[PDB]
Context: bound to proteins that are not shown
């Protein structure tokens, strides 16, 4: 220089498992 | 609805 | 107790 | 990283 990956910090809206 |  | 995935910065 |  081109590829990739873990996160933090702000948002935005959804979709779950397991309970009562 | 909560957790 | 989670993920779907987007705008925006950044390690 | 």
């Nucleotide at each position: 220089u081109g590829g990739c990956g873990a996160g933090u910090g702000g948002g935005u809206g959804a979709g779950u498992g397991a309970g009562g | 609805c909560c957790u | 107790a989670c993920u779907c995935a987007c705008c925006c910065a950044c390690u | 990283g």